[PDB]
Context: one part of a larger RNA, bound to proteins that are not shown
RNA sequence: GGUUAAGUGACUAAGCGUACACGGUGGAUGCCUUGGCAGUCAGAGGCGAUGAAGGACGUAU
RNA sequence: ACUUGCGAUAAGCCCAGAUUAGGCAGUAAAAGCCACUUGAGUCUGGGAUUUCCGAAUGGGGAAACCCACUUACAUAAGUAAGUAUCCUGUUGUGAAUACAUAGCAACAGGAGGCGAACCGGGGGAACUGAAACAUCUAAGUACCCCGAGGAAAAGAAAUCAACCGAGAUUCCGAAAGUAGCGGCGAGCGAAAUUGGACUAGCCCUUAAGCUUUACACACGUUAGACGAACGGUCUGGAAAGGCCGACGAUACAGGGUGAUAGUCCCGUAGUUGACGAUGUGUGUUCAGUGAAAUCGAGUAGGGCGGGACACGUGAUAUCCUGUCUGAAUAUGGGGGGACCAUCCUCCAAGGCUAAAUACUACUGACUGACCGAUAGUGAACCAGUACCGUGAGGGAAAGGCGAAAAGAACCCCUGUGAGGGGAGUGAAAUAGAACCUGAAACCGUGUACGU
Numbered sequence: 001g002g003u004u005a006a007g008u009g010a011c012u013a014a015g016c017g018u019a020c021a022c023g024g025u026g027g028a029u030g031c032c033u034u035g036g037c038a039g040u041c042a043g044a045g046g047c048g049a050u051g052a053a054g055g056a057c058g059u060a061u
Numbered sequence: 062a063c064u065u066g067c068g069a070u071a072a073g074c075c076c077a078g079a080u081u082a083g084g085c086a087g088u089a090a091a092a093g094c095c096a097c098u099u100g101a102g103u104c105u106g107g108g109a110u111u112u113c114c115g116a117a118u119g120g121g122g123a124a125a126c127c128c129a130c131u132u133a134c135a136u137a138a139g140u141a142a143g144u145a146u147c148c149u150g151u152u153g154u155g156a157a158u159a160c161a162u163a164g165c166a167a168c169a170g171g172a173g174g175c176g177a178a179c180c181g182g183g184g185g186a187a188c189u190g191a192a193a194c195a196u197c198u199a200a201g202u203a204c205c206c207c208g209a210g211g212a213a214a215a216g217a218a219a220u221c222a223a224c225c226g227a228g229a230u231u232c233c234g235a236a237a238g239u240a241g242c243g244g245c246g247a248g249c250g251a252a253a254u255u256g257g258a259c260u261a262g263c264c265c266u267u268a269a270g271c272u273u274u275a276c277a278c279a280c281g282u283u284a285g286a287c288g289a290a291c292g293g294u295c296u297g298g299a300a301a302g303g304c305c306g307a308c309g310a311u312a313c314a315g316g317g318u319g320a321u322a323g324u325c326c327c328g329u330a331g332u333u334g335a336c337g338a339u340g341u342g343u344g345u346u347c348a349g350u351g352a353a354a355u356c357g358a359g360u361a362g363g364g365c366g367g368g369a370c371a372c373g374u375g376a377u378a379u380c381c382u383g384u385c386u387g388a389a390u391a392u393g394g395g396g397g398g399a400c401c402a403u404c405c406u407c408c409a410a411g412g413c414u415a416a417a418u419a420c421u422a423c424u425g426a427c428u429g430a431c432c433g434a435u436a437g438u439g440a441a442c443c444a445g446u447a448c449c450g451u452g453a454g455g456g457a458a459a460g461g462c463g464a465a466a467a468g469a470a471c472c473c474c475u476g477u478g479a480g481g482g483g484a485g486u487g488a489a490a491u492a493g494a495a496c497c498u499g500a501a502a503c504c505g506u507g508u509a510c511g512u
Base pairs, nucleotide, nucleotide: 015512016511017510018509019508020507021506022505023504024503030497031461032460035432036431037429038428039427040426041425042424043423044421045420046175047174054114055113056112057068058067059066061091063087064086074108075107076106077105078104079103080102083095084094085093119128120127121126129144130143131142132141133140134139146172147171148170149169150168151167152166153165154164179210180208181207182206183205184204190197194244220227221226231258232257233256234255235254241249242248262413263412264411265357270350271349272348275345276344277343278342279341280340281339282338283337285333286332287331291306292305293304294303295302307324308323309313315327316326317325362386363385364384365383366382367381368380369379372398393408394407395406396405397404448455449454468496471483472482473481474480
């Protein structure tokens, strides 16, 4: 050095997990509000056959 | 198409004020136009027009339709106007029987429907509580109905009090959870008296008030106008921020502007403005009403049955009355919580009466240790919609690009797609319309380690 034997033993991940990164979905949160809510002080407290309330159908290049 | 406005004169026409550079509603661009110091337009008011349906009213009717009569007109087969019912009154006519009345017709004046609450009245539950339940409670509540009015109702002692006195009604504070009531259970719950708010009384021999009517006058409202004072520099896409130095303030309410503005804008304080139209309050008038006439009899009281009073029938006064009765009549009558006497007090059976009180669907202004899109309204958005239901009825979800659309010309892949990549825009495009932020669940790709 080689062969054999015995022992020992990483390198598989079809898939899966955890963590991280970057996303998707989604529409929370925050900020915002042309809307509400509760009042105060006033007003007015009725509209209708002189056809109301409310409607139909029309009406514009 | 839908929303808003308007009504075949149809996002309008007229008129008067006011206003002034732009305007022809929005979505929503285009288009055709108008106007520019006053007819452009706008604002306010007042006129004009005002289809059909709807109380709906000429009749009918499956609301938004159908068909008439009368009278005028038209000559063709149209047009216009008028034509409901009831109540009240007045005119006519006018039955059965004379008269008459009923009836019928005409005319005039009212009414009818709608509306969130408040108000008066007519009816009036139950669940529930009582740890069961029937009295009782809930509760004269809910609900149904009728009738108002800007308020309503009530109201001027047949009231209280207590031998002293008070002086209509309403509302608020106490007395007081007291007296009482109560299967004396559950519960219900006064007054006397006293503090306030507001105050007003006036007439049936005819009033006050109220309503109308005009005449005045005041007095306010209704389009509005003017309205102070800041530069530089720094950061930034942008300055209202920072730095520096100014300035106004009877104005630093509030809002807007490319970030956070006393001084940029709209405003604000303050100062002004109404032709006309309205409202209010005074007088001064009118024409009514009050109004029941004449001081209260089928009344007070009573019996029976109920109901209301805090009060459940209790020893139960008082009030109302369905039924049956039934006085007195100031020498009288009512009340003073059984009832009687005495005393006091009031005068019922005719009326009217403001304010203090109640409520707000609607209009304006302002406020918030109220909400901020699963909240706040059901509804921030084309919501009483979509949708559900035969119907009554039930009843959503749904806000946010940016300072500005500058909303991505053009090129490339693709189906002249969808979607994307460039380019460009922007401060930002993992702000690109599936648009601020952009959590979590959930799903991926990649990497490390494990298996």